[PDB]
Molecule: SAMURI-SAM
RNA sequence: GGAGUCAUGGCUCAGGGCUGUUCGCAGCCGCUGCAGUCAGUCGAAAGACUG
RNA sequence: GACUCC
Numbered sequence: 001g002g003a004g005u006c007a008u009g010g011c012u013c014a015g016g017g018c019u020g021u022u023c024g025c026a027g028c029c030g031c032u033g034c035a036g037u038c039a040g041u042c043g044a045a046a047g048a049c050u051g
Numbered sequence: 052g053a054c055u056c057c
Base pairs, nucleotide, nucleotide: 003055004054005053006052010034011036012035013033014032015031016029017028018027038051039050040049041048042047
Other pairs, nucleotide, nucleotide, family: 001057cWW002056cWW009037tWS010011cHS010012cHS010030cHS013030cWH019026tWW020023tHS020024tWH030033cWH043045tHS043046tHS
């Protein structure tokens, strides 16, 4: 690439690309970062590890 | 994102 099992709020941020009949940190992109959220596992919980 | 083939 295109067949599979599974798993999977890119949810909020940040970088970067775009973008408005509504100019509002509006709206669309997972390509980057991966801090929180989530998703698993141990746990009384708090936490810890993994994604 | 993972794994198993092609």